[PDB]
Context: bound to proteins that are not shown
RNA sequence: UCAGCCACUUUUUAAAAGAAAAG
DNA sequence: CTTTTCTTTTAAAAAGTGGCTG
Numbered sequence: 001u002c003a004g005c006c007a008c009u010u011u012u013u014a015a016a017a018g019a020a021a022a023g
Numbered sequence: 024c025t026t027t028t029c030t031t032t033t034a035a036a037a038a039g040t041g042g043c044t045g
Base pairs, nucleotide, nucleotide: 002045003044004043005042006041007040008039009038010037011036012035013034017031018030020028021026023024
């Protein structure tokens, strides 16, 4: 009691890709 | 004669946990 390494799990984030919609 | 919206899907990154270190 902090900092790093890796491995986990839940989220977000964006986003790109398409798609549908529509007026 | 055409055009904005808003999705469906997939990727890659954040967040408490765990082992280990000192």
Keywords: polypurine tract, PPT, protein-nucleic acid complex, RNase H, RNA:DNA, unpaired base, RNase H primer grip, TRANSFERASE-DNA-RNA COMPLEX, TRANSFERASE-DNA-RNA HYBRID complex. This is an experimental structure of RNA, together with DNA, with 45 nucleotides shown. Among the 4 different proteins in the entry, which are not shown, are HIV-1 REVERSE TRANSCRIPTASE, FAB-28 MONOCLONAL ANTIBODY FRAGMENT LIGHT CHAIN and FAB-28 MONOCLONAL ANTIBODY FRAGMENT HEAVY CHAIN. The 2001 paper behind the entry is "Crystal structure of HIV-1 reverse transcriptase in complex with a polypurine tract RNA:DNA". It was solved by X-ray diffraction to 3 angstrom. Crystallisation conditions: ammonium sulfate, cacodylate, pH 5.6, VAPOR DIFFUSION, HANGING DROP, temperature 297K. It comes from the structure "CRYSTAL STRUCTURE OF HIV-1 REVERSE TRANSCRIPTASE IN COMPLEX WITH A POLYPURINE TRACT RNA:DNA".